[PDB]
RNA sequence: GGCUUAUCAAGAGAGGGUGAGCGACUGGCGCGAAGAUCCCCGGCAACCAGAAAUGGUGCCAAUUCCUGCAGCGGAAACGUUGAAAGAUGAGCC
Numbered sequence: 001g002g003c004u005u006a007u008c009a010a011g012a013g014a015g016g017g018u019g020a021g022c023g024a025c026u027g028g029c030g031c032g033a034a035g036a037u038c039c040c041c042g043g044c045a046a047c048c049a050g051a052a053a054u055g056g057u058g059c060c061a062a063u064u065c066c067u068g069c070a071g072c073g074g075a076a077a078c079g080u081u082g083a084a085a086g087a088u089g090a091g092c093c
Stems, first nucleotide, its partner, number of pairs: 002092007013041001015040003021031003025068001027066002042060003047056003064085001069082005
């Protein structure tokens, strides 16, 4: 990366190392040297495992930032809901 399935408005550090990117993508709009990213530690979470205690993956700006396709509203911009897509877990080809 194909299939199956569940979740996504809650929650989470003045620590150590690194030093420029990041919020999937598009268009927007944002985060970020008062330190992005990744790694150690910590925390959150209760997903997997487990009778449990605990381990592990994950996560730690802002709703998955919003958005794209469809329904309804609206003259429009735009709003709203559902999908899609994405992300994460587990099982599988």
Solved structure of RNA (SAM-I RIBOSWITCH) with a sequence from Thermoanaerobacter tengcongensis, 93 nucleotides shown.
Huang et al. published it in Nucleic Acids Res. in 2016: "A Critical Base Pair in K-Turns Determines the Conformational Class Adopted, and Correlates with Biological Function".
It was solved by X-ray crystallography to 2.43 angstroms.
It is bound to s-adenosylmethionine (SAM).
Crystallisation conditions: 40 MM NA-CACODYLATE (PH 7.0), 80 MM KCL, 50 MM BACL2, 12 MM SPERMINE-HCL, 12% (V/V) MPD.
It holds a match to the Rfam family "SAM riboswitch aptamer (S box leader)". From the family's description: The SAM riboswitch is found upstream of a number of genes which code for proteins involved in methionine or cysteine biosynthesis in Gram-positive bacteria. The SAM riboswitch acts at the level of transcription termination control. The predicted structure consists of a complex stem-loop region followed by a single stem loop terminator region. Gene Ontology term of the family: regulation of gene expression. The literature on the family includes a 2003 paper in Proc Natl Acad Sci U S A by Epshtein et al., "The riboswitch-mediated control of sulfur metabolism in bacteria".